[PDB]
Molecule: 2dG-I riboswitch aptamer (M. florum)
RNA sequence: GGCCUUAUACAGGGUAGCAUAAUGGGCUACUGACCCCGCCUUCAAACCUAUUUGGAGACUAUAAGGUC
Ligand code: DGP
Numbered sequence: 001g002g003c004c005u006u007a008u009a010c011a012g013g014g015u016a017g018c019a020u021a022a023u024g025g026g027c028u029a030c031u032g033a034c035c036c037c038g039c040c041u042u043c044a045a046a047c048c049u050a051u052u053u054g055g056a057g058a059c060u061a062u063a064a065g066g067u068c
Stems, first nucleotide, its partner, number of pairs: 001068009010038001013031006024048002032039001040057007
Other pairs, nucleotide, nucleotide, family: 011032tWS012013cHS012031cWS019050tWS020049cSS021024cSS036060cWS
C1' cells in the first nucleotide's frame, strides 16, 4: 500500500472583517501543538437586528490492532 475495526484531534471552537437576512442564522482571514486535507451531515435543547450547547455519523491526519 489494499481490505477492514478502534483510539487521539475538531467545535467552524476563539478573535476579527463582510453581509442585515428571519422564507434567515451565511462568508472570509488569522488561530485552533507538532499536522496535511477540511471544518460537513443528522437528532435534540436553547437563543436572535447574523448561533451556541449536548448526542450520533462522514472527511483527513496521526496512532493502535486485524487481514493479504
Ligand atoms: P491534533 O494535533 O489536535 O490531533 O489534530 C490533528 C490535525 O488534524 C490537526 O492539524 C487538526 C486536524 N483536525 C483536527 N480535528 C479534525 C477533524 O475532526 N477532521 C479533520 N479533517 N481534521 C481535523